[PDB]
RNA sequence: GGUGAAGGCU
RNA sequence: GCCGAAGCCA
Numbered sequence: 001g002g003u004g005a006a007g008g009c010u
Numbered sequence: 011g012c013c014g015a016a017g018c019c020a
Stems, first nucleotide, its partner, number of pairs: 001019003007013003
């Protein structure tokens, strides 16, 4: 460079 | 819906 859990808000 | 960021690819 790219893609993104877990989590928060809704 | 929106914000996130362990991990993975490069």